An RNA structure, together with DNA, in which 311 nucleotides are resolved. Entry title: RNA polymerase II elongation complex bound with Elf1 and Spt4/5, stalled at SHL(-3) of the nucleosome. The work is reported in "Structural Basis of Damaged Nucleotide Recognition by Transcribing RNA Polymerase II in the Nucleosome" (Osumi et al., J.Mol.Biol., 2023).
[PDB]
Context: bound to proteins that are not shown
DNA sequence: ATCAGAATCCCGGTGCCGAGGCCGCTCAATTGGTCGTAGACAGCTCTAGCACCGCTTAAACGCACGTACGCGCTGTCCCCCGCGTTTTAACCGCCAAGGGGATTACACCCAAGACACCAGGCACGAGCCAGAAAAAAACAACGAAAACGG
DNA sequence: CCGTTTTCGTTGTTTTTT
DNA sequence: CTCGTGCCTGGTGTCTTGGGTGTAATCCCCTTGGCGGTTAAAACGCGGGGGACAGCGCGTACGTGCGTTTAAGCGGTGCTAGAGCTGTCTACGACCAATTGAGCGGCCTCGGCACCGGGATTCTGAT
C1' cells in the first nucleotide's frame, strides 16, 4: 500500500 | 529121438534208376557301423520258511481169526484155424482234359485326424439439452492421564 | 498423601448375512 | 428391473487317409476218370482140435475186530536266508546297407538193392 481469496460430494424439487 | 518134407535162408546174376558228384548261379548270410534300452546289478526290508518246543490226540500198528475168493484140476464144446477152391477187382497202364495252387493285381473301407461350427452362455454398456435451488455431510476401540474417594 | 477410573485426546478402520 | 450388438465357448459333423483285408484273373502243374486185362487178392467150404468155458476142491490169504501203540498235527516262540523293489548304466541286440559263396535247379554215372532162378538149410510134422 497496491495487493486481497471462498469446498467438494452427492441427493431431491424444480424452469425451457 | 527120428526121416520127410516144404519153407526159408543165400548166394550168383541182373540193369536200372535213384544216388550223388557235378555245374551255373542267385540271394541270403556277411560285414560293419549305429543306435537304446534291456538287464545284469547292488542295496533294501520285510516275507516267508525254518527250527523248535508241548501236549494234545487222532490215528497207526500187530496178531489173532474168520473165510472166502484164487488157484489149481477136470470136463465140456463147438469155434476158429488151416487147406483147398472158385471168385473177383484191385492194380498196370494208356490217356485224357481240367482245374487249381500258384502269382501278379487291385478292390475298399474305417478308424484316424483336421477341420467347421457350433448356439448357448457372457459378458459391456449405452441410453437428449442448458438451467435453478436447498439440504446434508464415519467412528469405533485404545492406554494415557485427570480424576476421585480410599 | 496416592490407586482406580473413569475420562480426553489420541490411534486406527470392516462385514451378521442379505 | 431395460435394450442390443460383440465375444467368447462345444461336441458336433464331414472329410480323407492309408493300411489291409477281398477278389479275380492268369500260369501250369496236378487231379479225376474211363477203359483193358491182369493174377493176385479175398470168399466161401470144411473138419477136427486145441483153447474158452463151466465147475469145484481148497484152503491158503486177507477183512476184520481190539487193545496196543505211534506219531501227526495244532499252536505257540523266535530266527532271518532271500524274495523282491529300486536305482542304472552299460553291454549288446535292432537295425541299415553292400556283399559273395555258399546254396540251390538242372543233368548225369552209375552200382547197390530188388529180384531170378537153384542150393542149402531149418524147422516143423508123422512115425
Nucleotide at each position: 500500500u497496491c495487493g486481497u481469496u471462498g469446498u467438494u460430494u452427492u441427493u431431491u424439487u424444480c424452469u425451457g
The reconstruction used 38,079 particles.
Method: electron microscopy, resolution 4 angstroms. The entry became public in 2023.
The entry has 19 different proteins, among them Histone H2A type 1-B/E, DNA-directed RNA polymerase subunit beta and RNA polymerase subunit ABC10-alpha.